[PDB]
């Protein structure tokens, strides 16, 4: 120049022909104890990167852009 893959919660990552998105640790607040640090116990919260399209319905599948990584490029 020309391919392939990934953007979801305060980090870290799952989500089986398309049908009402939760694990783990951060936080909060009760229980133990002279008070703590550990342990136990319950427990809130999101622009699923944006925008268009197909479908009775799209976080999920097609296409355009933004940002990141990672193959491929003379010759006797």
């Nucleotide at each position: 120049g020309g391919g392939u893959c990934g953007u979801u919660a305060g980090c870290u990552c799952a989500g089986u022909u398309g049908g009402u998105a939760g694990a783990g640790c951060a936080g909060u607040u009760g229980a133990c104890u002279u008070u703590u640090a550990a342990u136990c116990a319950a427990u809130u919260g999101g622009u699923c990167g944006c925008a268009g399209g197909u479908u009775c319905g799209a976080a999920u599948c097609c296409u355009g852009c933004a940002c990141g990584a990672c193959c491929c490029a003379c010759c006797a």
Shown are 76 nucleotides from a PDB entry: RNA (Dipeptidyl A-site tRNA(Lys)) from Escherichia coli K-12. The sample was in a buffer at pH 7.5. The entry is indexed under m6A, mRNA modification, tRNA recognition, TRANSLATION. The structure was determined by cryo-electron microscopy at 2.33 angstrom resolution and released in 2023. The PDB entry is titled "Elongating E. coli 70S ribosome containing deacylated tRNA(iMet) in the P-site and AAA mRNA codon with cognate dipeptidyl-tRNA(Lys) in the A-site". The 2023 paper behind the entry is "Modulation of translational decoding by m 6 A modification of mRNA". Rfam match: tRNA. From the family's description: Transfer RNA (tRNA) molecules are approximately 80 nucleotides in length. Their secondary structure includes four short double-helical elements and three loops (D, anti-codon, and T loops). Further hydrogen bonds mediate the characteristic L-shaped molecular structure. tRNAs have two regions of fundamental functional importance: the anti-codon, which is responsible for specific mRNA codon recognition, and the 3' end, to which the tRNAs corresponding amino acid is attached (by aminoacyl-tRNA synthetases). tRNAs cope with the degeneracy of the genetic code in two manners: having more than one tRNA (with a specific anti-codon) for a particular amino acid; and 'wobble' base-pairing, i.e. permitting non-standard base-pairing at the 3rd anti-codon position. Rfam links the family to the GO term triplet codon-amino acid adaptor activity. Among the 50 different proteins in the entry, which are not shown, are 50S ribosomal protein L14, 30S ribosomal protein S11 and 30S ribosomal protein S4.